[PDB]
Released in 2015, the model rests on X-ray crystallography data to a resolution of 2.3 angstrom. Solved structure of RNA (23S Ribosomal RNA, nucleotides 1308 to 2039) from Thermus thermophilus HB8, 728 nucleotides shown.
Context: one part of a larger RNA, bound to proteins that are not shown
RNA sequence: AUGAGUAACGAUAAAGAGGGUGAGAAUCCCUCUCGCCGUAAGCCCAAGGGUUCCUACGCAAUGGUCGUCAGCGUAGGGUUAGGCGGGACCUAAGGUGAAGCCGAAAGGCGUAGCCGAAGGGCAGCCGGUUAAUAUUCCGGCCCUUCCCGCAGGUGCGAUGGGGGGACGCUCUAGGCUAGGGGGACCGGAGCCAUGGACGAGCCCGGCCAGAAGCGCAGGGUGGGAGGUAGGCAAAUCCGCCUCCCAACAAGCUCUGCGUGGUGGGGAAGCCC
RNA sequence: GGGUGACAACCCCCCGAAGCCAGGGAGCCAAGAAAAGCCUCUAAGCACAACCUGCGGGAACCCGUACCGCAAACCGACACAGGUGGGCGGGUGCAAGAGCACUCAGGCGCGCGGGAGAACCCUCGCCAAGGAACUCUGCAAGUUGGCCCCGUAACUUCGGGAGAAGGGGUGCUCCCUGGGGUGAUGAGCCCCGGGGAGCCGCAGUGAACAGGCUCUGGCGACUGUUUACCAAAAACACAGCUCUCUGCGAACUCGUAAGAGGAGGUAUAGGGAGCGACGCUUGCCCGGUGCCGGAAGGUCAAGGGGAGGGGUGCAAGCCCCGAACCGAAGCCCCGGUGAACGGCGGCCGUAACUAUAACGGUCCUAAGGUAGCGAAAUUCCUUGUCGGGUAAGUUCCGACCUGCACGAAAAGCGUAACGACCGGAGCGCUGUCUCGGCGAGGGACCCGGUGAAAUU
Numbered sequence: 001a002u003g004a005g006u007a008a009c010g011a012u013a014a015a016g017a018g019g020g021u022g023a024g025a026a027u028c029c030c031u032c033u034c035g036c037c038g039u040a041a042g043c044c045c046a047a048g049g050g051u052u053c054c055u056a057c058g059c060a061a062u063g064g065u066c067g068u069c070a071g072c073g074u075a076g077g078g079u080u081a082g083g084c085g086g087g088a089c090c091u092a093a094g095g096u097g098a099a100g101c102c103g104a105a106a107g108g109c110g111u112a113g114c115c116g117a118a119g120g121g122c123a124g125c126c127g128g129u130u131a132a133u134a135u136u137c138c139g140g141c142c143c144u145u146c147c148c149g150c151a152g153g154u155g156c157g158a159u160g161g162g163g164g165g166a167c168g169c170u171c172u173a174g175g176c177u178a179g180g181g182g183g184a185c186c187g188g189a190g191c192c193a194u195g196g197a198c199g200a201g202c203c204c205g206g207c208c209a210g211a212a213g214c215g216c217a218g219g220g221u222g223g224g225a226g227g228u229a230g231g232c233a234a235a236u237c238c239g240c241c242u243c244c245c246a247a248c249a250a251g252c253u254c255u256g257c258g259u260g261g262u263g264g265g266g267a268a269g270c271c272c
Numbered sequence: 273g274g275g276u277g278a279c280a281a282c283c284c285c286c287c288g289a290a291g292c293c294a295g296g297g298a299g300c301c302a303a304g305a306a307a308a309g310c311c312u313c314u315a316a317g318c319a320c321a322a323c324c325u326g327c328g329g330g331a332a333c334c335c336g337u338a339c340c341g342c343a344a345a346c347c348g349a350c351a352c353a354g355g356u357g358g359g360c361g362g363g364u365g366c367a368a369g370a371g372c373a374c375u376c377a378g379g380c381g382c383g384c385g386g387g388a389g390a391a392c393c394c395u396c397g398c399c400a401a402g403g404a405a406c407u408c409u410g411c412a413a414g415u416u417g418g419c420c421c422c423g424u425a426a427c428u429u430c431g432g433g434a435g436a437a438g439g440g441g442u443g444c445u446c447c448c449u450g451g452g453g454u455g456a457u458g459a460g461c462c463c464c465g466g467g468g469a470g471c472c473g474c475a476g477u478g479a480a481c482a483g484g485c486u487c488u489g490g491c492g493a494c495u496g497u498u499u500a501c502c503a504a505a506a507a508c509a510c511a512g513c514u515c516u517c518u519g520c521g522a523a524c525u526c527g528u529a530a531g532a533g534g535a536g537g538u539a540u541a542g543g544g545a546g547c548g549a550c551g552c553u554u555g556c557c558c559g560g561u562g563c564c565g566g567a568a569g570g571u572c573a574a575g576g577g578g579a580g581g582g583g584u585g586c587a588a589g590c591c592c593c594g595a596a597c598c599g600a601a602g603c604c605c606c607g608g609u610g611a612a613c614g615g616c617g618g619c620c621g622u623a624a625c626u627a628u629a630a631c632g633g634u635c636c637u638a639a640g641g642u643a644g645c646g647a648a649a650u651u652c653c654u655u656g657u658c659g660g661g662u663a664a665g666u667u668c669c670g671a672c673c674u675g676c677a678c679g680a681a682a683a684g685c686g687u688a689a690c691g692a693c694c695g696g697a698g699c700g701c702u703g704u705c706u707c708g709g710c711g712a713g714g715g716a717c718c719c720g721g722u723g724a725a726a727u728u
Base pairs, nucleotide, nucleotide: 001728008722009721015033016032017031018030019029020028034381035380036379037378042360043359044358045357048340049339052338053077054076055075056074057073058072062070063069082143083142084336085335086334087333089120090119094115095114096113100109101108102107124141125140126139127138128137144332145331146330147329148328149327150326151325152324153323154322155318156317160313161312162311163310168300169299170298171297172296174293175292176291179287180286181285182284183283185206186205187204188203190202191201192199207264208263209262213259214258215257216256217255218254219253220252221251222245223244224243225242226241227240228239230238231237265282269276270275271274272273301304346355347354362375363374364373365372366371384720385719386718387717392715393714394713395712396711397710398709399708401706402705405704410701418442419441420440421439422438427432429549443471444470445469446468447467448466449465450464451463452462453461454460472476484699485698486697487696488695489694490693491691492690496508497507512547513546514545515544516543517542518541524533525532526531550686551685552684553683555616556615557614560613561612562609563608564607565606566605569604570603571602575598576597580593581592582591583590584589617635618634619633620632621631644678645675656672657671658670659669660668
C1' cells in the first nucleotide's frame, strides 16, 4: 500500500437558549432553563505520583471531534511549625550482632546490645488572611521540654531492684458530647402572585473556641505498726506473715462534659 | 469573591451515638505483646552538691507541608466502565438500617456531533386463547416477595424440620382510650399500643428496595476450602474413629555443619498413615510382600590367621601368592501381625409332576465373600422382568437377583439437619413454546469531524 472514508471515537446521567471572547466556537467564559450523583459521582487522611498547584502569554503536537480551553507549550510565582507527622524516645515480628559456635572459599548461625512501627510515649485550639500555605503566617487564649537563677522542701543519687505502663472476645450500665428534628420564642432583606391568604403566613438564620475556679459524671488508689531468710549487691521500696483503724464512705488523684474572663463567627434576599 | 442584611439573634424543647468519661461493668474460653516515659527503692558516690516543688528569664535543631488522592495526576502501554486502606457521610418517608426513592451542602451531564425512524443486534415494556405443548433441562423469564396476625405435616439427633405449607390484614378521616421516655407528678415533646365509626380508588409495603412452592431419590454429615483466568463438585478440609512410631539431647523435619523447628511441650504429649458427624457394624485367609520378635543354625565383607606355594639373592634377607580356622549388619531360616500390601473358587449327583437343591461327593486353594446391600455415581447382554407414576416413561421411584465386574475404615449399610452439587414428579406462573405481533431506547442507516485491523 489493501481492507476503507469502512469498524470505531470507551458506560443510554441529557440536553436547550441567550450573552461574551476570537481569524475561527455544538465543544472556552457568563447567565437562565433541563437532567444526573448525594454511604457519592460530596468532604477529609494515608499510600503512591512528583510541580500535575497559582497567574500571564500561547495552540504545532498531546486531547479519540473541535478548541479561543486544558493535568499540553513558555515564563514568573507558590509549600513558613517547640505543640501536626517522622527524627534528636521506646520496644514488636524480623533484621543485625560484643561473647561464642559452624562451615573448602564465598559464607551459615548466635543469649546480650543495636536497628526495626500505622503499637507505646509526647506539649494547640478557635478564627482571620493569599491568586496560590496555613493547628505552620496573623489574632486571641493555652501548653511542653531544656538551660540558668531565686525561694522553699528532701538523704540526694542508677542504664541496677520494684510498681506501673499492660492489653482478649462478646454483651453491657450511668452520665455526657458529636450529630440531628421541632419551636406560637428571638433576629432578618423582602414576598402577597393565578382563585384564596396580611397570617400563630411564606422564606432565612438562631452559634464556635476558651486558662484558673466552680458544678455534674466517671476512672485510679486503702492507712498505720511490727517481723522478714524472697525480688542474683543494697533497699526505708516491692513480696510474704501478724496486729491495729479504715472500708459498695470519704479523702487524695486523674480524665471527660458543662460553665467560664476573653476572642470569634454570623443566613436568606438584592446589590458589583 | 466583596458590600449590605446586622448593634444580627444567638433562647427553649425533643431525639441522640458505634464517639467521650475508660485502665467502667458482667459473662465466657480459645485465656488475650514488649520496652521506654512515669513513680518508688536504694549502690557507688555526694552530701558548699544533688534532686523535688514554685516562680522568673533565657533557649527550643533537622526533614515533610504545593497539588491529585475510588482517581484524567495512584496500579492497569491509553485522560482505560477494572483494582486501591482509614475517617465524615445531612433531611423526609418506607418497621429498622450505611437498604431503597427523592433531595441538602457539594459535585457532575461521563472530550465528537447533527439527522433519520429499514432489516438485524442489544437492553427494555405489553400481549388474545392456550399454559412447558419449548428444550438435553422451565435454560431464560414469569410467579412469590416487607411488616402484623392466624396457622403449620412426615420425620427428628428433640435443637429442628419452619418464613414448612396455606391464609387474613395493610391507605386516609373523625371520635374514645391504655402504658412508657423527658419534664416535675403537669403542659409540651418524643415512643409503643388499643377500641369504635367512616371516606376514596382497578389497586392502600398504591412508587423503589424485599423468598415461588411441594413430594421424592443419589452423593457428601454439617459451617468451611479449591483448579487467580473454561471444572465450586460427589473433590479437599472437618470434628470423630483406629493403626503406628516417639522416654526426651524424643520421634520426625530443615541444614554439610553449627543451629533451629518439635517445645521452653513430656505419652491425657508430639510425629506419620488411613478412615471421615452420628447410629448399627466391620467376617474368613499370615502360603507371597511389608513390619515386629527370635543370642540356635546356614550364608556372609574388611580384618585377624598363616598350613602350604612362589620370585629373587652366595648369603643372612627382601618381596608375592595363599588353605583350615576366627570374624557384623543383611539375607536365608523359625514365629507373630490386616483399621499392614493384599486375597476372598470350580465340577458332578440328590427331594411324592416339573423346576430347584437344604443334603452328599469330588478337584483346587493361603483361604474361598460373612452381615448388609445389589440392573447400583458399579449391570456387558439392557430400554433385564415386574410394580408405580404418564394418554404415552430408554429417565425416575419400588421391587426381584445368573452381582459381565457390590461388600465391610481405598470402610459396609442407614441417617435428622445442611447443599448456588446431580436426578424424577406435581402445583403456581409465565412470549420457553403453538406463533408471532407491537412499542421504547443504544447501535445499525444518512450528513459534518477524526479514522484503525487481521488479511493480501

The entry has 50 different proteins, among them 30S ribosomal protein S18, 50S ribosomal protein L17 and 30S ribosomal protein S3. It holds a match to the Rfam family "Bacterial large subunit ribosomal RNA". Clan: LSU clan. For this family Rfam cites "Crystal structure of the ribosome at 5.5 A resolution" (Yusupov et al., Science, 2001). Crystallisation conditions: 0.1-0.2 M Arginine-HCl, 0.1M Tris-HCl pH 7.6, 2.5% PEG-20K, 7-12% MPD, 0.5 mM BME. The 2015 paper behind the entry is "Structural insights into the role of rRNA modifications in protein synthesis and ribosome assembly". The depositors describe the entry as "Crystal structure of the Thermus thermophilus 70S ribosome with rRNA modifications and bound to protein Y (YfiA) at 2.3A resolution". NCBI's taxonomy places the organism under Bacteria, Deinococcota, Deinococci, Thermaceae, Thermus thermophilus.